[PDB]
RNA sequence: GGCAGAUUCUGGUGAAUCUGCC
Numbered sequence: 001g002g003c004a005g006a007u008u009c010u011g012g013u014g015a016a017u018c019u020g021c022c
Base pairs, nucleotide, nucleotide: 001022002021003020004019005018006017007016008015009014
């Protein structure tokens, strides 16, 4: 760099982020 989940702001529609992982 990428990636699963997960909490959450807000808001809707959107957004915000951590363990672990190649």
An RNA: 22 nucleotides with solved positions. The entry is indexed under RNA, CPEB3, UGGU tetraloop, ribozyme, hairpin. It was solved by solution NMR.